[PDB]
Context: bound to proteins that are not shown
RNA sequence: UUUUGGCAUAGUUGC
DNA sequence: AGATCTGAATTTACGGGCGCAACTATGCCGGACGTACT
DNA sequence: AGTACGTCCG
DNA sequence: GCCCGTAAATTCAGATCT
Numbered sequence: 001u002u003u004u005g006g007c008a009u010a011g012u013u014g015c
Numbered sequence: 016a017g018a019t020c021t022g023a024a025t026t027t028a029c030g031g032g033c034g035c036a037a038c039t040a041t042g043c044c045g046g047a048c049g050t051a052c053t
Numbered sequence: 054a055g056t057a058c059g060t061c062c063g
Numbered sequence: 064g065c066c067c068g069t070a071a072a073t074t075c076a077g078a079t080c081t
Base pairs, nucleotide, nucleotide: 008041010039011038012037016081017080019078020077021076022075023074024073025072026071027070028069029068030067031066044063045062046061047060048059049058050057052055
């Protein structure tokens, strides 16, 4: 010598 | 005068919305086919 | 010949 | 549960038409 990375409904919790 | 529609003024379903940010778990292809190996 | 295995269609 | 518009279905005067 350069790195990667998901969307979702449900659940609980905190002023 | 009356009918007869008929044209504007009361009652019923029916969508469509419902305060802000993190941490954990589950699941998204089964049935049939079809052949190759032992 | 039986059953496993995997790939393809709904 | 409401709610508020929204559309849609029925009912009295008014226009004709006797």
Solved structure of RNA, together with DNA, 81 nucleotides shown.
It was solved by electron microscopy to 3.5 angstrom.
The depositors describe the entry as "Structure of paused transcription complex Pol II-DSIF-NELF - tilted".
The work is reported in "Distinct negative elongation factor conformations regulate RNA polymerase II promoter-proximal pausing" (Su and Vos, Mol.Cell, 2024).
Keywords: Nucleic acids, transcription, RNA polymerase II, NELF, DSIF, pausing, TRANSCRIPTION-DNA-RNA complex.